[PDB]
Context: bound to proteins that are not shown
RNA sequence: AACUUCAUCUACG
DNA sequence: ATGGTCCGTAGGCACGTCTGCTCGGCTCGCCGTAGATGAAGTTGATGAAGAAGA
DNA sequence: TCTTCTTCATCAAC
DNA sequence: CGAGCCGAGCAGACGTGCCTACGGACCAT
Numbered sequence: 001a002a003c004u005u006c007a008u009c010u011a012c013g
Numbered sequence: 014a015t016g017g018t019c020c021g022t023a024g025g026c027a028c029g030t031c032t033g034c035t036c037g038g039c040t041c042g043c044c045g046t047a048g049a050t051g052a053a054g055t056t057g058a059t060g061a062a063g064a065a066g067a
Numbered sequence: 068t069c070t071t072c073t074t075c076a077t078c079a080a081c
Numbered sequence: 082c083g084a085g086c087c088g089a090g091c092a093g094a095c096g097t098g099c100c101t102a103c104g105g106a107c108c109a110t
Base pairs, nucleotide, nucleotide: 004053005052006051007050008049009048010047011046012045013044014110015109018106019105020104021103022102023101024100025099026098027097028096029095030094031093032092035089036088037087040084041083054081055080056079057078058077059076060075061074062073063072064071067068
Other pairs, nucleotide, nucleotide, family: 016108cWW033091cWW034090cWW038086cWW039085cWW042082cWW065070cWW066069cWW
């Protein structure tokens, strides 16, 4: 020696 | 004795607070997991560049 | 050659 | 969607206290 978040929806036991 | 007047006290009214019942905001609503897909701004103002233009 | 007009592009703003 | 909890207006209701009508007394003319 190394990539944010929100939000939604859809699934799991 | 006879009424009058004044004061005391039972009822009535007002108020004072208290309680007692209705109505109205505020909070909560399982655990863990995995995927994907879409959106984080569009409108106005200013400045600059160009061309023709004169 | 230099002024003026037009268009467009880039950065605040709601 | 409960559903159970505060906060509170309003109301209202009663209870209590104070003001007043009427009787009793004392006191005089």
An RNA, together with DNA: 110 nucleotides with solved positions. Entry title: De novo transcribing complex 16 (TC16), the early elongation complex with Pol II positioned 16nt downstream of TSS. The 2023 paper behind the entry is "Structural visualization of transcription initiation in action". The entry has 15 different proteins, among them DNA-directed RNA polymerase II subunit F, RPB12 and DNA-directed RNA polymerase II subunit RPB11-a.